[PDB]
Description:
This is an experimental structure of RNA (C92U mutant c-di-GMP riboswitch), with 92 nucleotides shown. The entry is indexed under RNA, riboswitch, c-di-GMP, RNA binding PROTEIN-rna complex. The work is reported in "Structural and biochemical determinants of ligand binding by the c-di-GMP riboswitch " (Smith et al., Biochemistry, 2010). Crystals were grown from: 25% PEG 550 MME, 5 mM MgSO4, 50 mM MES, pH 6.0, 300 mM NaCl, VAPOR DIFFUSION, HANGING DROP, temperature 298K. It was solved together with U1 small nuclear ribonucleoprotein A. Sample source: in vitro transcribed from linear DNA. The PDB entry is titled "Crystal Structure of the C92U mutant c-di-GMP riboswith bound to c-di-GMP". Rfam match: c-di-GMP-I riboswitch aptamer. From the family's description: GEMM was predicted in a large-scale screen for bacterial structured RNA regulatory elements. Genes associated with GEMM are involved in a diverse array of functions, including chemotaxis regulation, signal transduction, secretion and chitin. Rfam links the family to the GO term cyclic-di-GMP binding.
RNA sequence: GGUCACGCACAGGGCAAACCAUUCGAAAGAGUGGGACGCAAAGCCUCCGGCCUAAACCAUUGCACUCCGGUAGGUAGCGGGGUUAUCGAUGG
Repeated sequence: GGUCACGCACAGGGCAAACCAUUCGAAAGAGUGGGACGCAAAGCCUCCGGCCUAAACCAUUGCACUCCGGUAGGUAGCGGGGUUAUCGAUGG
């Protein structure tokens, strides 16, 4: 020097919750600008569990006070898993 883990920092930074403006959307929500709550992958991906939505399709006439259809969409900042990447405590 890789590589794989680790995060007590250094230095350079980066991303951007809420809220507001605006656009799309039926909605959840996302895009854009402003904004910064935080985040060492808060970079990227719905394969797995949860949660959120219910306009259209499809099924259901159904007795609840735990909650529960497929279908479809969303959340990567709900975890899990995948994949890429930065600094380097005489660092492990």